[PDB]
Context: one part of a larger RNA, bound to proteins that are not shown
Molecule: 18S, nucleotides 659 to 1580
Organism: Trypanosoma cruzi
RNA sequence: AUGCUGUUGCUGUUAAAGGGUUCGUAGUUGAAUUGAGGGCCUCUAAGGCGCAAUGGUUUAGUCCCAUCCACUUCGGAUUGGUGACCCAUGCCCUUGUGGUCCGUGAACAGACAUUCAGAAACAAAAAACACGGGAGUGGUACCUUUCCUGAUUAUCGCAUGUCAUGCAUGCCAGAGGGCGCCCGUGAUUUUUUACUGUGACUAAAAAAGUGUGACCAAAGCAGUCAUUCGACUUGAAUUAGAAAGCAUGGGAUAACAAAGGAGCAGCCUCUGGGCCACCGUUUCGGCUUUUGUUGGUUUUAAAAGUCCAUUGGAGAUUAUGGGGCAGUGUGACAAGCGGCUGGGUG
RNA sequence: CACUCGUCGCCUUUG
RNA sequence: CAACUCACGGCAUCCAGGAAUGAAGGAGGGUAGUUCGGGGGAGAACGUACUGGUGCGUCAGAGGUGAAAUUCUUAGACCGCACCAAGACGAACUACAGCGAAGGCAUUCUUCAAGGAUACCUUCCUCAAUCAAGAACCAAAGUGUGGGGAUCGAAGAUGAUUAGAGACCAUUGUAGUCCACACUGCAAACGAUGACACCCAUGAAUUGGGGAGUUUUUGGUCGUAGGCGUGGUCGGGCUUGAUUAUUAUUUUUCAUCCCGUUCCUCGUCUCGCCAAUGAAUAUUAAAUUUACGUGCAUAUUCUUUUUGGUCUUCGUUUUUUUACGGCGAGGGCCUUUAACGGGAAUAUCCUCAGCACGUUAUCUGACUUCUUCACGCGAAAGCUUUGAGGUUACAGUCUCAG
Numbered sequence: 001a002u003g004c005u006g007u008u009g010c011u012g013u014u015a016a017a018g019g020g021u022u023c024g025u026a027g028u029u030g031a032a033u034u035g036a037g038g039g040c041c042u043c044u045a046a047g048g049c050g051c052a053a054u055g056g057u058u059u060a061g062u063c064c065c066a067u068c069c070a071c072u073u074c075g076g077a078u079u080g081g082u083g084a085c086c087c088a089u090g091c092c093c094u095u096g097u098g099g100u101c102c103g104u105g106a107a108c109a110g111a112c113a114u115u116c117a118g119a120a121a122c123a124a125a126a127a128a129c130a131c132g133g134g135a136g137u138g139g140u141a142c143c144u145u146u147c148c149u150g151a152u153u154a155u156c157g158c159a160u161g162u163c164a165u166g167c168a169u170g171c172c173a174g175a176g177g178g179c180g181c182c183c184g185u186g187a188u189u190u191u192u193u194a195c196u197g198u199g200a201c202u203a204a205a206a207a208a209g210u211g212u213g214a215c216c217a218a219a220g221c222a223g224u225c226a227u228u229c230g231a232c233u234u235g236a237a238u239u240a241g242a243a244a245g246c247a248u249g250g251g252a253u254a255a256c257a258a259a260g261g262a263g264c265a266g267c268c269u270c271u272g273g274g275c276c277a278c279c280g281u282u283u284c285g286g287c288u289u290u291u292g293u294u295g296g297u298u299u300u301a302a303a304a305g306u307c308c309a310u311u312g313g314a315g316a317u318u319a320u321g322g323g324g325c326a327g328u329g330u331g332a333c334a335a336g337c338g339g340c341u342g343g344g345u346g
Numbered sequence: 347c348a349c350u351c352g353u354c355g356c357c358u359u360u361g
Numbered sequence: 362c363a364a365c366u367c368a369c370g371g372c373a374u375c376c377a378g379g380a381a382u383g384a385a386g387g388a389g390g391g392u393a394g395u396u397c398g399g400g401g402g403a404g405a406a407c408g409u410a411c412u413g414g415u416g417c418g419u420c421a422g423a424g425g426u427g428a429a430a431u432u433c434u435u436a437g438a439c440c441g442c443a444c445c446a447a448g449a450c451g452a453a454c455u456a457c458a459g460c461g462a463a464g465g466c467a468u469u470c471u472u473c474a475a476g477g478a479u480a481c482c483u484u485c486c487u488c489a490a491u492c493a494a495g496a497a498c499c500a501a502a503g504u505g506u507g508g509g510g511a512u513c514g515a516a517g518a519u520g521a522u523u524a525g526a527g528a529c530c531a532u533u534g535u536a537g538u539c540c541a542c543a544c545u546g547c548a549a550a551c552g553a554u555g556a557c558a559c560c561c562a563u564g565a566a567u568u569g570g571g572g573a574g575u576u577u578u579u580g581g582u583c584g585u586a587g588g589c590g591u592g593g594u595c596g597g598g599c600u601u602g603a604u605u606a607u608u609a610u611u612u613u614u615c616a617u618c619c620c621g622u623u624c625c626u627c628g629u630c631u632c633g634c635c636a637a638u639g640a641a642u643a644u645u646a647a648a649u650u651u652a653c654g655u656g657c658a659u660a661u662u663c664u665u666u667u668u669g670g671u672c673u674u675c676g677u678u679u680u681u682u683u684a685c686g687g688c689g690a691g692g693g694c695c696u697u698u699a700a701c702g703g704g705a706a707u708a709u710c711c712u713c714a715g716c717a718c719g720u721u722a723u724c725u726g727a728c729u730u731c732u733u734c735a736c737g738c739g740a741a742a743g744c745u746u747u748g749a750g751g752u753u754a755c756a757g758u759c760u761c762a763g
Stems, first nucleotide, its partner, number of pairs: 003755001010763003013742002018760001020498004027491003032382001037102005046094003050091001052089001103122001129186006138179001142178004157171004192255003195250005207239002211221002223232003267313001271309005279285001321376003324372002329369003336356005342351005360363002387488001389484001391481001393479001397476001401473006407451002412446007422433002459466002503544006513537001517533004555759003559751002564730001570724001573721001577637001580635002584632001586631004592625001596620002662708001665705003672692001674690004737744002
Other pairs, nucleotide, nucleotide, family: 011017tWS020463cSS021462cSS024494tHS025493tWH026492tHS031383cWS042097cWW043096cWW043097cWW045095cWH048049tSS051090cWW053088cWW054088cWW056087cWS060085cWW063081cWW063083tWS064081cWS065077cWW065078cWW066075cWW067075cWW072073cWS075076cHS103107tWS103118tHS110111cHS117119cWS118121tWS134137tHS137180cWS145146cWS154171tWS161164tHS161166tSS200245cWW201245cWS206240cWW209237tHS214218tWH220222cSS221235tSS222234tWW259261cWS265317cWH267318cSS268312cWW269311cWW270310cWW276304cWW278286cWW280284cWS281284cWW317380cWW319320cWS319377tWS319378tWS320377tWW321375tWH326331tWH326368cWH327371cHS327372tWS332365cHS359364cWW384486tWS385487tWH388485tWW390483cWW392480cWW394478cWW395714tWS396477tWW398475cWW399458cWH400474cWW409449cWW410448cWW411447cWW420437tWS420438tHS421434tWS421437tHS422438tSS425430tHS426428tHS429520cWS430520cSS430531tWS456467tWW461464tHS463498tWS502545tWW509538cWH512538cWW514536tHS515535tWH516534tHS521529tWH522526tWS523525tHS526528cHS554749cWH561746tWS561748tWW563731cWW566728cWW568726cWW569725cWW571723cWW572722cWW577638cWW578637cWW579634cWH581633tWW583633cWW590627cWW591627cWW595621tHS598618cWW599618cWW601615cWH602615tWW602616tWH604614tWS651721cWS654719cWW655718cWW664707cWW668701cWW670694cWS671693cWW671695cWH672698tWS673691cWS678686cWW679686cWS691692cHS693696tWS713716cWS736748tHH739742tHS743749tWS
């Protein structure tokens, strides 16, 4: 060779082969859905069955007029009306190629002075983030700025310091920004793999492969020039290697985990006031800074907890609001008295 | 110009 | 504490800002049609036949086969008629029909739980498909225990046929055939075709279910013009709820239970003025579908009756000498010259079970055909919406086997 081992790729009515029927565990397989944006500027750009306008003389044809034939079965005419239509046109409407911008749904911002087109700020997105700090952190403690903001006039001069190898160290300051290291605190539950792109890592011999006339060749890493005491700054490239492991991109198709919806019915923010020590605790243990420094003691504030008052704003259960009882209760009417310049009518 | 509408103040509470 | 414009505050305060995608030509579960059927179990009856028995008749053969014999008979066989017993079975109608997961399932009535299809603007919201293990069910024959025993009948016996016949054939005959309770899991358990899902040409036919449709929402004045229904007010009744009551201290004593209009509030219907869906001068996959008629069609019952009224037969009396008529009794009350008011009954039969059938057209679901059924497939026979089709253009899912 053999698709007679069947993953690619067989056969099962009668040639060999569906098990008598059903339930059913492991196992294999399993429906749909969150969604793919527009705007603007051009190019002969492919189409509009959308629309204004001029051109049709049977020089298109068809409706509606006219007239005569006509019982099936007639045709001349008024560009009849640019109803309609070619055909040249315009204008608007898509689609595609080339360019460019976007808060790249809706809505906020507020438009030339800022915050300039997203920055203050808010939405969006981000733990690659946000908040809090440190000098034993950055080869000297880095860089920027409208702004606050300069005159040693570092000819080698000032300040700090000087029993000094201090012959060290500083030389536009204060103020917020921005980056590079380090740590701590924060997710209402933070998310991940398979897959695939590009890289990391991985001894030869063998295999694949570049170069070279060993007299070809199977081989082997050699060797080729130069009339000179050597030149090729000689050459010996490059690749592959199941599964698994490691880094970093991609977000389409799938897997994993979780939910079972009332399993909730949770406003936020500015400001002021009042009260209040928290944190861990298996016989009170811990405590951030300043007052020259250390030890002991205390007061004050921050922040947190909690209540009350109160400012601006939103709401898609985020639930005010609306409705009920006005049961913590109090005050404004003993229905008495007074004003209305506000709005309307005459 | 006049009237009306509704609004506001006092009533320092009443049983 | 009550009262108390509005606020703070208090209240095991409430509802609404849809607060959670859709409802698969997937599964499950509802509700209904007295739905549909040899589906399953139980009970009560029915039908002939085979066999046996009894009684009544007849008299010599009868059975059986190709031809016979085995076999039964004057102790009356066989045959005819009537009746009884026992066990099994349910003909024709019965079909290229129905139901069940298969194996299987046919008399009728009653009863017990189930299942499939169809209909739905019902509910739930992936709960599904297939399948080693494990489990249930399973024709007939066999095994055990007990019961039944009519028919047929392995084994066996006898009679034939044959060269032989311990075979076919005839007469018999045990197990078995039937039932209950356990066992077995061996079929040509066949469509020799695994299950689930999609696409796919034609004309008739059959079983079960369902359908056969054409002017609306009313908006604004909501406009009491009327009516209907509900809750309130007196009134009526009510030992109504508290409650004098209940001993007649009964005196009530009220909103109220049951009834209750001319009253107020609410709901709904009627009526109404206006407004809302009907304008062709030219046609590219069509803006609207037949038909709508026939044949059948309950007095559909039992009454017990009792008060009258027509009749009849006894006694007795009189007017003209009363079956005709009076008085004292009543045989029947229809037997019709009848019995009828009005009543107590105590019911019964309760039907075109607002129907059943065919006809006309469409629709889901089941079993098949084209002896005038299309592509395609197969070595061929054949298969074909019921695939062996949609495959060298090979891949929907799972499993068993060679």